[PDB]
Context: bound to proteins that are not shown
RNA backbone atom coordinates (compact mmCIF):
# COMPACT_ATOMS: atom_id res chain seq x y z
C1' N A 1 0.00 0.00 0.00
C1' N A 2 -3.05 -3.97 -1.48
C1' N A 3 -6.14 -8.63 0.10
C1' N A 4 -9.04 -11.81 2.78
C1' N A 5 -11.66 -13.98 7.43
C1' N A 6 -14.52 -13.24 11.98
C1' N A 7 -18.85 -10.71 15.00
C1' N A 8 -26.26 -15.63 16.94
C1' N A 9 -29.51 -16.00 25.43
C1' N A 10 -25.74 -15.99 30.98
C1' N A 11 -22.33 -19.31 28.93
C1' N A 12 -21.06 -22.23 24.93
C1' N A 13 -21.37 -23.60 20.38
C1' N A 14 -24.91 -25.27 16.13
C1' N A 15 -27.59 -23.81 11.61
C1' N A 16 -30.76 -21.80 6.23
C1' N A 17 -28.74 -18.81 -0.34
C1' N A 18 -34.64 -14.22 3.10
C1' N A 19 -40.62 -17.48 5.62
C1' N A 20 -39.00 -15.97 11.77
C1' N A 21 -34.19 -19.83 14.56
C1' N A 22 -31.97 -23.63 18.29
C1' N A 23 -29.07 -28.26 21.09
C1' N A 24 -24.94 -28.53 25.94
C1' N A 25 -24.30 -25.57 30.12
C1' N A 26 -26.41 -21.64 33.46
C1' N A 27 -31.92 -18.68 37.08
C1' N B 1 -42.91 -26.67 33.09
C1' N B 2 -41.86 -22.89 31.95
C1' N B 3 -37.69 -17.73 30.89
C1' N B 4 -33.88 -15.15 28.16
C1' N B 5 -31.07 -12.73 21.13
C1' N B 6 -32.41 -5.62 17.68
C1' N B 7 -28.88 -13.36 14.68
C1' N B 8 -22.42 -6.40 15.18
C1' N B 9 -24.77 -1.49 13.45
C1' N B 10 -26.97 1.74 9.92
C1' N B 11 -29.33 2.27 4.88
C1' N B 12 -31.54 0.17 0.57
C1' N B 13 -34.06 -3.75 -2.72
C1' N B 14 -38.39 -6.83 -2.25
C1' N B 15 -45.38 -8.28 -0.48
C1' N B 16 -41.33 -9.89 3.76
C1' N B 17 -34.26 -10.60 5.81
C1' N B 18 -30.15 -13.14 10.69
C1' N B 19 -28.83 -15.34 5.59
C1' N B 20 -29.24 -10.26 -0.36
C1' N B 21 -27.07 -5.02 -1.81
C1' N B 22 -24.51 -0.87 0.00
C1' N B 23 -22.27 1.93 3.91
C1' N B 24 -19.56 1.35 8.85
C1' N B 25 -17.71 -0.67 13.59
C1' N B 26 -15.11 -4.30 16.53
C1' N B 27 -11.96 -8.58 16.60
C1' N B 28 -8.20 -10.58 13.40
C1' N B 29 -4.77 -13.39 9.49
C1' N B 30 -1.79 -12.70 5.32
C1' N B 31 1.00 -10.55 1.04
C1' N B 32 3.91 -6.40 -0.96
C1' N B 33 7.17 -2.08 0.08
C1' N B 34 10.73 0.14 3.59
C1' N B 35 15.36 -4.38 3.02
RNA sequence: GCGGAUUUAACUCAGUUGGGAGAGCGC
RNA sequence: GGAGGUCCUGUGUUCGAUCCACAGAAUUCGCACCA